[PDB]
RNA sequence: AAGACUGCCUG
RNA sequence: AGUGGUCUU
Numbered sequence: 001a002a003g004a005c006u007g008c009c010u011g
Numbered sequence: 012a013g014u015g016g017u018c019u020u
Stems, first nucleotide, its partner, number of pairs: 001020008
Other pairs, nucleotide, nucleotide, family: 009012cWW
């Protein structure tokens, strides 16, 4: 850097 | 969309 998952928050 | 962590490349 590409993709995804997930904690918190936001709109 | 802001901020952490994880898996694959």
The RNA (Gas5 GREM Rev; Gas5 GREM Fwd) with a sequence from Homo sapiens has 20 modelled nucleotides. Released in 2014, the model rests on X-ray diffraction data to a resolution of 1.9 A. Crystallisation conditions: 0.1 M citric acid pH 4 3 M ammonium sulfate, VAPOR DIFFUSION, HANGING DROP, temperature 298K. The work is reported in "Conserved sequence-specific lincRNA-steroid receptor interactions drive transcriptional repression and direct cell fate" (Hudson et al., Nat Commun, 2014).